[PDB]
Solved structure of RNA (18S ribosomal RNA, nucleotides 1 to 607) from Triticum aestivum, 581 nucleotides shown. It was solved by cryo-EM to 2.9 angstrom. NCBI's taxonomy places the organism under Eukaryota, Viridiplantae, Embryophyta, Petrosaviidae, Triticum. It holds a match to the Rfam family "Eukaryotic small subunit ribosomal RNA". Its family is annotated with ribosome and structural constituent of ribosome in the Gene Ontology. Ions in the entry include magnesium and zinc. The PDB entry is titled "Wheat 80S ribosome stalled on AUG-Stop boron dependently". Among the 74 different proteins in the entry, which are not shown, are 40S ribosomal protein uS9, 40S ribosomal protein eS25 and 40S ribosomal protein uS13. Tanaka et al. published it in Nat.Chem.Biol. in 2024: "Boric acid intercepts 80S ribosome migration from AUG-stop by stabilizing eRF1".

Context: one part of a larger RNA, bound to proteins that are not shown
C1' cells in the first nucleotide's frame, strides 16, 4: 500500500472454486493481565413475568387563617398582629425517561401548503352601555372543607350522619358620554325640511350593502 | 375628483335589518405613606405594582398538507367497487378541507414504469464499518420524527391526551380476604425469576444542565456521582550505565600478531547510581465522599516487584534437534503428518510472531 500465496498434473499452460491472509463503533467465548486517561452495558431469544423501594407535586410581600399550635406577649379599646402546619382554592403532572411489537410511500427525509384550522403561556396593543322610559351606576346570597364530634366496614388517600367558619371556589347583582348613525314620528308647513319623545357596548347567527379609474 | 392589503379573495374592514334564553364588560390583594379640606371628620386626592376577564397580533406548537425519493419476491396478473370502491351534488360532523360520514346519482380508482399480495430475526433519518475510484453490508440504542405502555376498546377532566406512575369494560395473568368483597399493570431506576451465546448497584445527591410550581427558597430513580466493567479507545512500565571478563567480527601492527573496538552474550558474574507499581502524613478534590495531579517517610538483585498467547513441513517467521507412539493417540481452516529413524502426534529444549495483550466461534467488508 490500487498487493495476493497453497491445493486438479509425470510435468504445462488456462477455467474454477476450496483453502489461507486484514478489519469490525461486533457479538460471545478462553488463556492472561502492573499504571493514566476515555466509557459501551438485559437491544437481539421472551412488546415474556414481576417480591420491594423510589421515579410529580407545588406558598408568594401580594385568592382563603380566631378553626387547633409558635414566638412577641395587650395599656384587655382592636389584633390572629409577625412567622405559620392542616385544609379550601389556582396551576401542574400531555414535557422528561423507557422501548422498537403493530407498521413497506406507510412512519420518515429533504421540500410545501393552510386563502382550510386550534393554540393555555409570553410580547404588544385593545376593552364604555349590564339597563335608565341610555336626558351619565340602581344591592351585597348561603354552604362547604382544614376543626369538633357519633359510626359502620376484616378491609384501603373505604366510606355515612350532625355542630361551625372563611373565597380571586360557587351564584348574583350597580354600570361610562354628543348616542356618532339608523327606523317611527305629534305638530309645524308642502318639506329637500324643523321636527317634540320611542326605539342601538362587545359578541353570536343570517341576510342586504359598501370596499373606488383607462388614457384626451 | 378614486382612497388599505395580496401573485391571487364576495380579502381587511365600514354601514344596515333584525337574532341570541350571552362565554363578557373587576363586589379581588400587596405594601409605601403624603399632597392638601369640603362638613378639616385612615377627610378631597391620586402613585407603583399582584391576579383575573375579553378581541386581535405575536410566540411556544400542533393538525393535516403538495413533488420526489425505501429491501426481497411473478412458483404474487390483475386488484378496488352490494355493505365507499373513483368522481359529482346537498347535507350532517370537525378545530378546520375530505367518502369523514349520511341520501341520491354517475362508472370510474390502480396496474410489465410491478398495482394487489406474500416476506422480512423490518420503525425512518441524521449516521455506521469497508474503502484506489466505482462499491458492498449495517443502522434495537443517548439527536431529530413516529408509536406504545400485558391484548383490544370506550371516555372524563382540560389550553393539550383516546394520557394508563387517569379511569370504565372485557379478553389473560396474578394479590389479599375475615369468604361478604377489596385492589391491579417496571417496554421509567434499582433489583428477582425465566429465556437464552450473550449484559452492571435493590448505592449518593439536586452542587452542575436544565425543567416544573403559587416560587430568588420546593421537587425532580430527569441528570449528575460513586461501586461492577480487558465492549470499544487513549497514553504508557516489566530496567539504564560503567568496568571484569573464558571468550566472538572488525577496527590501531594486519604480517606474526593479536585482543578491543559498539559491547553483540552464557553470564544466580561486580559496583554503586535512577524510579514507580505500592503503601502512607497532609493538602487538594467533591454536593459529601473516592480516584486522579501534587507531595513527609518507607517502596529492586534478578529465585524477585518473574508477560502472555498462539506457532516451527508448505502456505508463513520459525527445528533436516532429542525421548515416547507406531494408520493407536492424536494433529489438520487447506495441501497433508502418523503401518519401529515422525522437521505435523505427546513432551523437553531451543527458536518465531504479536505483545499487555493474544486465540478460537459466528454475521460481516
Nucleotide at each position: 500500500u490500487a498487493c495476493c500465496u497453497g491445493g486438479u498434473u509425470g510435468a504445462u499452460c488456462c477455467u474454477g472454486c476450496c483453502a489461507g491472509u486484514a478489519g469490525u463503533c461486533a457479538u460471545a467465548u478462553g488463556c492472561u493481565u502492573g499504571u493514566c486517561u476515555c466509557a459501551a452495558a438485559g437491544a437481539u431469544u421472551a412488546a415474556g413475568c414481576c417480591a420491594u423501594g423510589c421515579a410529580u407535586g407545588u406558598g408568594c410581600a401580594a385568592g382563603u387563617a380566631u378553626g387547633a399550635a409558635c414566638c412577641a406577649a395587650u395599656u384587655u379599646g382592636a389584633a390572629c398582629u409577625g412567622u405559620g402546619a392542616a385544609a379550601c382554592u389556582g396551576c401542574g403532572a400531555a414535557u422528561g425517561g423507557c422501548u422498537c411489537a403493530u407498521u413497506a410511500a406507510a412512519u420518515c427525509a429533504g421540500u410545501u401548503a393552510u386563502a382550510g384550522u386550534u393554540u393555555g403561556u409570553u410580547u404588544g396593543a385593545u376593552g364604555g352601555u349590564a339597563c335608565g322610559u341610555g336626558c351619565u351606576a340602581c344591592u351585597c346570597g348561603g354552604a362547604u372543607a382544614a376543626c369538633c364530634g357519633u359510626a359502620g366496614u376484616a378491609a384501603u388517600u373505604c366510606u355515612a350522619g350532625a355542630g361551625c367558619u372563611a373565597a380571586u371556589a360557587c351564584g348574583u347583582g350597580c354600570a361610562a358620554c354628543a348616542a356618532a348613525c339608523c327606523c317611527c314620528g305629534a305638530c309645524u308647513u308642502c318639506u329637500g325640511g324643523g321636527a317634540g319623545g320611542g326605539g342601538c357596548g362587545c359578541a353570536u347567527u343570517u341576510a342586504u350593502u359598501a370596499g373606488a379609474u383607462a388614457a384626451a | 375628483u378614486c382612497c388599505g392589503a395580496u401573485g391571487a379573495u364576495u380579502c381587511a374592514u365600514g354601514a344596515u335589518a333584525a337574532c341570541u334564553c350571552g362565554a363578557c364588560g373587576g363586589a379581588u390583594c400587596g405594601c409605601a405613606c403624603g399632597g392638601c379640606c369640603u362638613u378639616c371628620g385612615u377627610g378631597c386626592c391620586g402613585g407603583c405594582g399582584a391576579c383575573g376577564c375579553a378581541u386581535c397580533a405575536u410566540u411556544c406548537a400542533a393538525a393535516u398538507u403538495u413533488c420526489u425519493g425505501c429491501c426481497c419476491u411473478a412458483u404474487c396478473a390483475a386488484c378496488u367497487u352490494u355493505c365507499g370502491a373513483u368522481g359529482g351534488u346537498a347535507g350532517g360532523a370537525u378545530a378546520g378541507g375530505g367518502g369523514c360520514c349520511u341520501a341520491c346519482c354517475a362508472u370510474g380508482g390502480u396496474g410489465g414504469u410491478g398495482a394487489c399480495g406474500g416476506g422480512u430475526g423490518a420503525c425512518g433519518g441524521a449516521g455506521a464499518a469497508u474503502u484506489a475510484g466505482g462499491g458492498u453490508u449495517c443502522g434495537a440504542u443517548u439527536c431529530c420524527g413516529g408509536a406504545g405502555a400485558g391484548g383490544g376498546a370506550g371516555c372524563c377532566u382540560g389550553a393539550g391526551a383516546a394520557a394508563c406512575g387517569g379511569c370504565u369494560a372485557c379478553c389473560a395473568c396474578a394479590u389479599c380476604c375475615a369468604a361478604g368483597g377489596a385492589a391491579g399493570g417496571c417496554a421509567g431506576c434499582a433489583g428477582g425469576c425465566g429465556c437464552g451465546c450473550a449484559a452492571a448497584u435493590u448505592a449518593c445527591c439536586c452542587a452542575a444542565u436544565c425543567c416544573u410550581g403559587a416560587c430568588a427558597c420546593g421537587g425532580g430513580g430527569a441528570g449528575g456521582u460513586a461501586g461492577u466493567g480487558a465492549c470499544a479507545a487513549u497514553a504508557a512500565a516489566u530496567a539504564a550505565c560503567a568496568a571484569u571478563a573464558c571468550c566472538g567480527g572488525g577496527c590501531g601492527c594486519a604480517u606474526u600478531a593479536g585482543u578491543g573496538u559498539c559491547u553483540g552474550g552464557u553470564a544466580a558474574u561486580u559496583g554503586g547510581a535512577a524510579u514507580g507499581a505500592g503503601u502512607a502524613c497532609a493538602a487538594u478534590c467533591u454536593a459529601a465522599a473516592u480516584c486522579c495531579c501534587u507531595u513527609a517517610a518507607c517502596g529492586a538483585g534478578g529465585a524477585u516487584c518473574c508477560a502472555u498467547u498462539g506457532g516451527a513441513g508448505g502456505g508463513c517467521a520459525a527445528g533436516u534437534c532429542u525421548g515416547g507412539u507406531g494408520c493407536c493417540a492424536g494433529c489438520a481452516g487447506c495441501c497433508g503428518c502418523g503401518g519401529u529413524a515422525a522437521u505435523u502426534c505427546c513432551a523437553g529444549c531451543u527458536c518465531c510472531a504479536a505483545u499487555a495483550g493474544c486465540g478460537u466461534a459466528u454475521a460481516u467488508u